[PDB]
RNA sequence: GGGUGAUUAGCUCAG
RNA sequence: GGGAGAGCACCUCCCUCACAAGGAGGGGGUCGGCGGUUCGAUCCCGUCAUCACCCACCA
Numbered sequence: 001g002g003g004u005g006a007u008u009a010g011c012u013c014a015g
Numbered sequence: 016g017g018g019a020g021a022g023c024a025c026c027u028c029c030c031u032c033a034c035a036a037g038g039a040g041g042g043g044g045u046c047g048g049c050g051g052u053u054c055g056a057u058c059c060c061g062u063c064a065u066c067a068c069c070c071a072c073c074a
Base pairs, nucleotide, nucleotide: 001070002069003068004067005066006065007064010023011022012021013020017054025041026040027039028038029037047063048062049061050060051059
């Protein structure tokens, strides 16, 4: 340098 | 794509001599921000802020 993902209640995660 | 929930946390009630635990209720959220497509976006597209991984690189 390129790509892939993650950002959800005070905390940890579904949708 | 027509949607916001689960457990612990907190507050009340039950139980007890009073607790811990257990049981029953109750709220508590720009779905990271911005912009766009759409009749409608937590969900699809682009750009920003943070994090993880692979690559590439290189030999």
The RNA (tRNA-Val) from Escherichia coli has 74 modelled nucleotides. The depositors describe the entry as "E. coli 70S ribosome complex (N1-methylated 16S A1408 + arbekacin)". The source organism's lineage runs through Bacteria, Pseudomonadota, Gammaproteobacteria, Enterobacterales and Escherichia. It was solved by cryo-electron microscopy to 2.2 A. The reconstruction used 218,006 particles. The entry has 49 different proteins, among them 50S ribosomal protein L24, 50S ribosomal protein L31 and 50S ribosomal protein L32. An Rfam search finds the family "tRNA" in it. From the family's description: Transfer RNA (tRNA) molecules are approximately 80 nucleotides in length. Clan: tRNA clan. The family's RNA type in Rfam is transfer RNA. The work is reported in "Basis for selective drug evasion of an aminoglycoside-resistance ribosomal RNA modification" (Dey et al., Nat Commun, 2025). The entry also models magnesium and zinc ions.